[PDB]
Context: one part of a larger RNA, bound to proteins that are not shown
C1' cells in the first nucleotide's frame, strides 16, 4: 500500500457572547 | 472593557 | 469556592525573566506557549 | 532564537543522639 | 580496627 | 571461623546516623522584568 | 529604620 | 557567640519572722 | 578542674479558667 | 470621607500596626 | 506567716 | 470548696503575703501603610485631609 | 469567639508511652588580688 | 574584679 | 572590631 | 509544587 | 505512570458570609479561571 | 445519563 | 407517566415508598 | 408510646401515632442590661 | 414555651434526609 | 460465624482467616525450641 | 550456621517455646 | 474457639513415653587357625 | 571360626 | 508397661418371645468396643420432589415434625443462643 | 408497603449518532 | 470547516 480522509478529538466540571486592537492572516492572542 | 458563567 | 483558592517538601533542573519568532511541538487555528 | 536570572552571623545543613550501619 |  | 575472601561473627576501642526529633540569635518599609527575613 |  | 575598652556590684553590702527582693567578685 | 540538682524531657481519652486571630451590630 | 442609589430610605469600601526592650497578675505552689 | 475547728467547715 | 472528683489536729474556715504563663499597656510608631480631595496633564510632577470610638 | 496560645482538674493501661548535645543554680578544691 | 551599664 | 563554607531561581 | 513544571 | 495520562505522588499545612448541629448540601465574598480546550450546523431521523 |  | 401492582425474573436486580426535629 | 427474646448492658430511632410556614405579640433560663444565645 | 391572625395542593416547600416486620444455616 | 478486625494488588470479602477464652506437650539455665 | 558464635535473652515455671 | 449445659466407650493398630530381665545387633578389643609378616 | 558387645529393632 | 482435649475405630449375627407388626428392656460369640448425652432428607440423605403438617388456587421452595441416619455425634468438638453481619436462604 | 420488574410501553431533557 | 491514525487483510 488497502482498512481512510474513515474511527477518535463527547459521558467524571456542557461556555462562551458582543464593540476596539494588533497582525499579510484571529472563534483560539490582548 | 463589558455581560453571563464555573 | 473545606479547592479548580494560599503556603510549601519530595521529585523535575532552567521549564524563571525580558525581547525577536511560527520551520516542527501543542488533539482544530495560532501573532500565544512549559516551544 | 537572543540576552539576563538565585546576595544570610539570625532561615536550613553544619552540633547532639536515637533505631541502624561502618 | 583488634579478636 | 573459614581452604579463602570483597564472606560469617560474640567482645573491647573509634567513627558515623534526623533539611518534620534535641538545638545561640530579627522583624517591619521599600526596591528588580525575573532575588528578598538574605539587596537599600 | 529599629534590635539580638 | 567570641575578643577588646572604661566604669560599677562584689573580693570587703543589705532588707524581710519568713516564703523570698538584690547589679551581689575573677580563672 | 571535678561532683550533685534542675531544664532539655515526651503516652491515650475528657473538662473549667484566662487571652489571641477572626467575625457580628451601633455611632461618627 | 469615597462609591452605589432619587445627591430618597438602604447598601458597600477604608478607619492599619512586626520584632525588640520596660512593666502584672491568673491557676499551681509556698 | 498568724490562726487554732466536728450537732461540722 | 468545685464542672466534676474532693480537702481538714499529718492542721481546715478566715487574714495578709511570695514566686508564678499566655497576653494587655507604653516606646518602637507616623515622615510608614491605606482612604480621599486640589493643583497641574502635551508630557514630566507637586501639595493638603482623616486614619477615633462603644457593645457582643 | 477559635481546631490558635497559656495554665491547671480528672480518668486508663496485663498497653508506661526516648537518648545527648547544650544551658542554668549550688556546692568541693586549685589559683592570684590590695595605691590591688 | 563581672551574669550590672556605656563602646 | 570579627563572625567563615554550601542550598536560596520556578 | 500538580485535570500541562513530579 | 512512554503522553499537555480522569490514576498515585501532596488534603502536606489553612478557610469570610446566609440556611442549617454541621469542615454536610446550596447560594454567594476574596482569590483563580473560561487550557478538566477542536468549532460550526440542527423539530436533522432510527439507535445508544 | 436524567424527569 | 393512567388503570393494576411483582403477574417480571434463578432471585423485587435496577428504581420506588420512609426521612430532619419535638412529642 | 414501643413487642419476642435476653448474657439485663440490651433488643430501641422495635413498631406505631401526632405536629412543623409567615405575621401580631407575651412569657422563662444564664445574663448588669429591651447586649447574645436558648 | 404561651395565645391570636392567616396563606397553600404541598410548611424538614428547594437542600439535606432511615423504609418496616416474622422465621431457618 | 460469637463481637470488631483481615484475606487471593488484576472475575472469589465468603461459612475462609484473625481473636479473647479452654486444654495438652517440653524445660531449673550450660535448660527447652531454633 | 561450615563453624565461631548467636535469636528466645537487659528473659527465668503468673516464665520461654511448641499443638488443638 | 466468646457465653451456657456438657465432652461417653476403646491402648489391638500407627505414634510417643519409660523398663530392658532375655535374642539379635557395627567397629574396635581378645582368643584359636591361616600367613617366615598380612590378606583370610 | 568363636568370646565382649552401645543405641536400634524384638519383649 | 503406661499414653487418646495423640493418629484414629466405636459392626455382626444366634437370639429375641409375648399381642400381628413392634420388639423396648433383655443374654452369648468373632477383634480392643460397639455410638453414651444431643442432633437428624441436615451446607452431610443414594432412592428423593423420603413421609404427614402449615404457607399458595396451584409448591422438586421454606418452616415444624417422624426417623428408614446409603455416609450424624462430643476439643478435626456435640447441643442451644442475646448482641452483630454490603455472608447465604423463606414470607407478610 | 412502593414501584414501568412486567400488562404495554409512550413522551420530554441534555451528550453521541447525523451533515 | 480542521487535525488524523490503529486491529486486520
Nucleotide at each position: 500500500g488497502g482498512g481512510a480522509g474513515u474511527a477518535g478529538c463527547a459521558g467524571c466540571g456542557u461556555a462562551g457572547u458582543c464593540g476596539g486592537g494588533u497582525g499579510a492572516g484571529a472563534a483560539u492572542c490582548c | 472593557g463589558a455581560c453571563c458563567g464555573c | 469556592g473545606g479547592a479548580g483558592g494560599g503556603g510549601c517538601c519530595a521529585g523535575g533542573g532552567u521549564u524563571c525573566c525580558a525581547c525577536g519568532g511560527c520551520a516542527a511541538u501543542g488533539g482544530u487555528c495560532g501573532u500565544c506557549a512549559g516551544c | 532564537g537572543u540576552g539576563g536570572g538565585u546576595u544570610a552571623g539570625u532561615c536550613g545543613g553544619u552540633c547532639c543522639u536515637a533505631a541502624c550501619c561502618c | 580496627g583488634c579478636c | 571461623g573459614u581452604a579463602a575472601c570483597u564472606c560469617g561473627g560474640c567482645g573491647c576501642g573509634g567513627g558515623g546516623g534526623a533539611a518534620a526529633g534535641g538545638g545561640a540569635a530579627a522583624c517591619g518599609g521599600g526596591u528588580u522584568u525575573a532575588u528578598a527575613u538574605u539587596c537599600c | 529604620g529599629u534590635a539580638c | 557567640g567570641c575578643g577588646g575598652g572604661g566604669g560599677u556590684a562584689g573580693g570587703u553590702g543589705c532588707g524581710g519572722c519568713a516564703a523570698c527582693g538584690c547589679a551581689a567578685g575573677c580563672c | 578542674g571535678g561532683a550533685g540538682g534542675g531544664u532539655g524531657a515526651c503516652g491515650c481519652c475528657u473538662c473549667g479558667g484566662g487571652g489571641u486571630a477572626g467575625g457580628c451590630g451601633g455611632a461618627c | 470621607g469615597g462609591c452605589c442609589g432619587a445627591u430618597g430610605a438602604g447598601g458597600c469600601c477604608g478607619g492599619c500596626u512586626a520584632a525588640g526592650c520596660g512593666u502584672a497578675u491568673a491557676a499551681g505552689c509556698c | 506567716g498568724g490562726g487554732g475547728a466536728g450537732u461540722g467547715c | 470548696g468545685u464542672a466534676a472528683u474532693g480537702g481538714c489536729g499529718a492542721g481546715a474556715a478566715c487574714c495578709g503575703g511570695g514566686u508564678g504563663a499566655a497576653a494587655g499597656c507604653g516606646c518602637g510608631a507616623a515622615u510608614g501603610g491605606c482612604c480621599c480631595c486640589c493643583c497641574c496633564g502635551u508630557u514630566a510632577g507637586g501639595g493638603g485631609g482623616g486614619u477615633u470610638c462603644c457593645g457582643c | 469567639g477559635a481546631u490558635c496560645c497559656c495554665u491547671g482538674g480528672g480518668g486508663c493501661c496485663c498497653g508506661u508511652g526516648a537518648a545527648a548535645a547544650g544551658c542554668c543554680c549550688u556546692c568541693c578544691g586549685g589559683g592570684a588580688a590590695u595605691u590591688c | 574584679g563581672a551574669u550590672c551599664c556605656c563602646c | 572590631g570579627c563572625g567563615a563554607c554550601c542550598g536560596u531561581a520556578c | 509544587g500538580a485535570g500541562a513544571a513530579c | 505512570g512512554a503522553c499537555a495520562c480522569a490514576g498515585g505522588u501532596g488534603c502536606c499545612c489553612c478557610u469570610g458570609g446566609g440556611u442549617g448541629a454541621g469542615a454536610a448540601g446550596c447560594c454567594u465574598a476574596a482569590g483563580g479561571c473560561g487550557u478538566g480546550u477542536c468549532g460550526g450546523g440542527g423539530g436533522a431521523a432510527a439507535c445508544c | 445519563g436524567g424527569c | 407517566g393512567a388503570g393494576g401492582g411483582a403477574a417480571c425474573u434463578c432471585g423485587g436486580c435496577a428504581a420506588a415508598c420512609u426521612g430532619g426535629c419535638c412529642c | 408510646g414501643u413487642a419476642a427474646c435476653u448474657u439485663c448492658g440490651g433488643g430501641a430511632g422495635a413498631a406505631g401515632g401526632g405536629g412543623u410556614g409567615c405575621c401580631u405579640g407575651c412569657g422563662g433560663g444564664u445574663g448588669c442590661g429591651u447586649a447574645a444565645c436558648c | 414555651g404561651c395565645a391570636g391572625g392567616u396563606c397553600g395542593c404541598a410548611g424538614u416547600g428547594a437542600c439535606u434526609a432511615g423504609g418496616g416486620g416474622g422465621g431457618c444455616c | 460465624g460469637a463481637c470488631u478486625g483481615u484475606u487471593u494488588a488484576a472475575u472469589a470479602a465468603a461459612a475462609a482467616c484473625a481473636c479473647a477464652g479452654g486444654u495438652c506437650c517440653c524445660a531449673g539455665c550450660u535448660a527447652g525450641c531454633c | 550456621g561450615a563453624a565461631a558464635g548467636g535469636g528466645u535473652u537487659u528473659g527465668u515455671a503468673c516464665u520461654g517455646g511448641g499443638g488443638c | 474457639g466468646a457465653c451456657g449445659c456438657c465432652u461417653g466407650c476403646c491402648c489391638a493398630g500407627u505414634g510417643c513415653c519409660g523398663g530392658u530381665a532375655u535374642g539379635u545387633g557395627a567397629a574396635g578389643c581378645c582368643c584359636g587357625g591361616g600367613u617366615a609378616c598380612a590378606a583370610c | 571360626g568363636g568370646g565382649u558387645g552401645a543405641a536400634g529393632c524384638a519383649c | 508397661g503406661g499414653u487418646a482435649a495423640a493418629c484414629g475405630g466405636c459392626g455382626g449375627g444366634g437370639g429375641u418371645a409375648a399381642c400381628u407388626a413392634u420388639a423396648a428392656c433383655c443374654c452369648u460369640c468373632u477383634u480392643a468396643a460397639g455410638g453414651u448425652a444431643g442432633c437428624g432428607a441436615a451446607a452431610u440423605u443414594c432412592c428423593u420432589u423420603g413421609u404427614c403438617g402449615g404457607u399458595u388456587a396451584a409448591a422438586u421452595g421454606c418452616c415444624g415434625a417422624c426417623c428408614u441416619g446409603c455416609a450424624u455425634g462430643a476439643a478435626u468438638g456435640g447441643c442451644g443462643u442475646a448482641a452483630c453481619g454490603a455472608g447465604g436462604u423463606c414470607c407478610c | 408497603g412502593c414501584u414501568g420488574u412486567c400488562c404495554c410501553c409512550g413522551g420530554c431533557c441534555g451528550g453521541g449518532g447525523c451533515c | 470547516g480542521g487535525c488524523g491514525a490503529a486491529a486486520c487483510c

Shown are 711 nucleotides from a PDB entry: RNA (23S rRNA, nucleotides 1405 to 2142) from Pyrococcus furiosus.
It holds a match to the Rfam family "Archaeal large subunit ribosomal RNA". Clan: LSU clan. Gene Ontology terms of the family: ribosome and structural constituent of ribosome.
Keywords: RNA modification, cryo-EM, ribosome.
The entry has 60 different proteins, among them Large ribosomal subunit protein eL33, Large ribosomal subunit protein eL42 and Large ribosomal subunit protein uL14.
It was solved by electron microscopy to 2.67 A.
The work is reported in "Pan-modification profiling facilitates a cross-evolutionary dissection of the thermoregulated ribosomal epitranscriptome" (Garcia-Campos et al., Cell, 2025).